The RNA (sgRNA (74-MER)) from Staphylococcus aureus has 68 modelled nucleotides. It comes from the structure "Crystal structure of cas and anti-cas protein complex". The structure was determined by X-ray crystallography at 2.63 angstrom resolution and released in 2022.

Context: bound to proteins that are not shown
RNA sequence: UG
RNA sequence: AUUUCUAUUUACGUUUUAGUACUCUGGAAACAGAAUCUACUAAAACAAGGCAAAAUGCCGUGUUUC
Numbered sequence: 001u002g
Numbered sequence: 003a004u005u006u007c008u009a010u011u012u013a014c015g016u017u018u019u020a021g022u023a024c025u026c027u028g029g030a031a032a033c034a035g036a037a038u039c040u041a042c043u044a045a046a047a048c049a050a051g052g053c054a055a056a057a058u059g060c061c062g063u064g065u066u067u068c
Base pairs, nucleotide, nucleotide: 015048016047017046018045019044020043021042022041023040025036026035027034028033051061052060053059
Other pairs, nucleotide, nucleotide, family: 029031tHS029032tHS049062tWS050062tHS054057cWS
């Protein structure tokens, strides 16, 4: 990160 | 993986004044003072204020600020  | 902008209204709420209630003092009573604390009722003001003149009257806390 989602 | 969008909710901005905007209308109408009721009963509250805060405050002031007046009356009453509550407290205190004096008095036999009629009453009158003292205190302005707590509450009820009414009448007003509620952004400072500015318009407008019988009118379901209007505006006043937003956006933008180079």